Shown are 59 nucleotides from a PDB entry: RNA. NMR data were recorded at pH 6.6 and 298 K.
RNA sequence: GGAAGAAAGGGCUUCGGCCACUCAAACUACAGAGACGCCAGUCACUCAGAUAUCCUGGU
Numbered sequence: 001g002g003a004a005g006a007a008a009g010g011g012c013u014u015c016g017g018c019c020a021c022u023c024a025a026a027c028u029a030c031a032g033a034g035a036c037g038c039c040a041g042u043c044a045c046u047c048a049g050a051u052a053u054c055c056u057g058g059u
Base pairs, nucleotide, nucleotide: 001027005023006022010019011018012017032047033046034045038058039057040056041055
Other pairs, nucleotide, nucleotide, family: 002026cWW003025tWW004024tWW007021tWW008020cWW009010cHS013016tWS014016cHS034052tSS035044tWH043055tHS
């Protein structure tokens, strides 16, 4: 800041609406951390929030 969505029913009013209202949560954004093996770790990897598998380093 607008939309997807979803509640009530304000003025007018054909009753049916309209524009306003009303309400959460998401976009835009935003915080981060991790594996198997024998251990521990991050760069790789992943994430409309989770998934990664390959990688690093013992010496």
Method: solution-state NMR. The entry became public in 2013. The depositors describe the entry as "Structure of 2'-5' AG1 lariat forming ribozyme in its inactive state".